[PDB]
Context: bound to proteins that are not shown
RNA sequence: AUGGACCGCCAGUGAUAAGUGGAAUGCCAUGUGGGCUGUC
RNA sequence: GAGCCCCACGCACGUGGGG
DNA sequence: TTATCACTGGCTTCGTCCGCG
DNA sequence: CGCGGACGAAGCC
Numbered sequence: 001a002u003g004g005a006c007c008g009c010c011a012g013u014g015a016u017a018a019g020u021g022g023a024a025u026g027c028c029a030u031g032u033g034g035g036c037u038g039u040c
Numbered sequence: 041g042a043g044c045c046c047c048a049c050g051c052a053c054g055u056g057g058g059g
Numbered sequence: 060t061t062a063t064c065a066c067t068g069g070c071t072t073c074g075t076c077c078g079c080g
Numbered sequence: 081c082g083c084g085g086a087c088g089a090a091g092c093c
Stems, first nucleotide, its partner, number of pairs: 012066001015063004044059006071090010
C1' cells in the first nucleotide's frame, strides 16, 4: 500500500439436406540478310 | 625464336633422356 | 425452400420442514 | 430424538 488490497462468467451444442454453365466461331492477306576478309 | 629444372652427349652450333 | 432460436445466478432475516444422524 | 440444511414469507405489478 491508490473507492483500494483478496478476486474465474462458466458448465453444453452437425448448419443441415438438393444442383450441366450450356449452345456457335479461319487471325487471315504481303516479304533478300544482304554486301567485305592468308592464322602465319 | 624465352620454355622452369636435373642429367647424358656434343663439333659449345647444338643433340638426346627425364619432369 | 424450411425448420430450428436454453437454462441458471450472483436481494433482505429467520423459521420451518425435511433429511440425516 | 436431535441436528443440520434448505426453502419460503414479502416487497412487487

Solved structure of RNA (crRNA) with a sequence from Thermobifida fusca YX, together with DNA, 93 nucleotides shown. The structure was determined by cryo-electron microscopy at 3.8 A resolution and released in 2017. Among the 5 different proteins in the entry, which are not shown, are Cse2. The sample was in a buffer at pH 7.5. The PDB entry is titled "CRISPR RNA-guided surveillance complex". The 2017 paper behind the entry is "Structure Basis for Directional R-loop Formation and Substrate Handover Mechanisms in Type I CRISPR-Cas System".